[PDB]
Solved structure of RNA, 24 nucleotides shown. Method: X-ray crystallography, resolution 1.7 angstrom. The entry became public in 2016. Primary citation: Zhang et al., ACS Cent Sci (2016), "Unusual Base-Pairing Interactions in Monomer-Template Complexes". Crystals were grown from: Ammonium acetate, Magnesium chloride hexahydrate,0.05 M TRIS hydrochloride pH 7.5,10% v/v (+/-)-2-Methyl-2,4-pentanediol. The PDB entry is titled "RNA primer-template complex with 2-methylimidazole-activated monomer analogue-2 binding sites". Keywords: RNA.
RNA sequence: AGACUUAAGUCU
RNA sequence: AGACUUAAGUCU
Numbered sequence: 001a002g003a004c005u006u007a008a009g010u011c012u
Numbered sequence: 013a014g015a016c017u018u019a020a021g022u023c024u
């Protein structure tokens, strides 16, 4: 630096 | 259904 997972939130 | 943010975790 990057993705994903689980949760919360915001926006669409 | 989607993006982002936040918290935790995994992988490269």
Base pairs, nucleotide, nucleotide: 001024002023003022004021005020006019007018008017009016010015011014012013